Solved structure of RNA, 25 nucleotides shown.
Released in 2003, the model rests on solution-state NMR data.
Sample source: Synthesized using T7 RNA polymerase.
The depositors describe the entry as "SOLUTION STRUCTURE OF B. SUBTILIS T BOX ANTITERMINATOR RNA".

[PDB]
């Protein structure tokens, strides 16, 4: 700045 | 109650 990627995050757990 | 993203390029 934007593609792609398991995803609405989950792996997750996060974070007021 | 609720937002969740990511990394190369």
């Nucleotide at each position: 700045g934007a593609g792609g990627g398991u995803g609405g995050a989950a792996c997750c757990g996060c974070g007021c | 109650g609720c937002g969740u993203c990511c990394c190369u390029c």